[PDB]
RNA sequence: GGUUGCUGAAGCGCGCACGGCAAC
RNA sequence: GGUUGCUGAAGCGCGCACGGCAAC
Numbered sequence: 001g002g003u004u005g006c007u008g009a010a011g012c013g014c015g016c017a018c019g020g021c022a023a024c
Numbered sequence: 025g026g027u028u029g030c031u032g033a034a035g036c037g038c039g040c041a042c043g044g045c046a047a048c
Stems, first nucleotide, its partner, number of pairs: 002024007011040006026048007
C1' cells in the first nucleotide's frame, strides 16, 4: 500500500462504504 | 393485541421489515 469473488450484524433491492477469507 | 414520531449496529438515499422510548 490495489482490484476482484462471496457475504456479514440488528435486515434486505440498487449503489457507495466497512469487514472477513481468498486469488492475483 | 394497533397507528405514529425519532433512531439503531457493523452504515447510508428510498421503501419494506426489526427494535427502543414515547403519545394516542

Shown are 48 nucleotides from a PDB entry: RNA. The PDB entry is titled "NMR Solution of HIV-1 Lai Kissing Complex". The entry is an ensemble of 18 models. The structure was determined by solution-state NMR and released in 2006. The 2006 paper behind the entry is "A new NMR solution structure of the SL1 HIV-1Lai loop-loop dimer".